[PDB]
RNA sequence: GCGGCGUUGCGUCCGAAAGUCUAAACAGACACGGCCGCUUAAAAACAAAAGGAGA
Numbered sequence: 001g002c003g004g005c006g007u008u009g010c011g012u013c014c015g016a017a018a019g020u021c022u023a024a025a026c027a028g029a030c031a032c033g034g035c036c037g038c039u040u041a042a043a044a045a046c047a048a049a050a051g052g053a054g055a
Stems, first nucleotide, its partner, number of pairs: 001038005006032001010054001012053003019030003
């Protein structure tokens, strides 16, 4: 570098959502510590100095 993992001290629900932006061809865009694996890319485990919603 590529693929998978959405755990979170806010231990509430998400993170295939949401919010915001953009768009009447707009068949869209936007945060993230780490762990595991290696284009047939496991099962797990896990951060609030990193995102959305909810004072």
Shown are 55 nucleotides from a PDB entry: RNA with a sequence from Streptococcus parasanguinis. It is bound to beta-nicotinamide ribose monophosphate (NMN). The depositors describe the entry as "Crystal structure of NAD-II riboswitch (single strand) with NMN". The source organism's lineage runs through Bacteria, Bacillati, Bacillota, Lactobacillales and Streptococcus. Method: X-ray diffraction, resolution 2.3 angstrom. The entry became public in 2023. Ions in the entry include barium. Primary citation: Peng et al., Nucleic Acids Res. (2023), "Crystal structures of the NAD+-II riboswitch reveal two distinct ligand-binding pockets".